An RNA: 32 nucleotides with solved positions. Ions in the entry include calcium. Crystallisation conditions: 400 mM Sodium chloride, 120 mM Calcium chloride, 27% v/v (+/-)-2-Methyl-2,4-pentanediol, 20 mM MES pH 5.8. The structure was determined by X-ray diffraction at 1.63 A resolution and released in 2024. It comes from the structure "16mer self-complementary duplex RNA with D:C pair sequence 2".
[PDB]
RNA sequence: AGAGAAGGCCUUCUCU
RNA sequence: AGAGAAGGCCUUCUCU
Numbered sequence: 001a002g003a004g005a006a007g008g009c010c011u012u013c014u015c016u
Numbered sequence: 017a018g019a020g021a022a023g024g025c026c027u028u029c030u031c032u
Stems, first nucleotide, its partner, number of pairs: 001032007010023007
Other pairs, nucleotide, nucleotide, family: 008025cWW009024cWW
């Protein structure tokens, strides 16, 4: 770096 | 706000 797994954060659309 | 769908960005771990 690519991918897999997990999380922060910001965003677009929809439902409630 | 919660959820569903998509994306940016930052991060932790692993594989290559």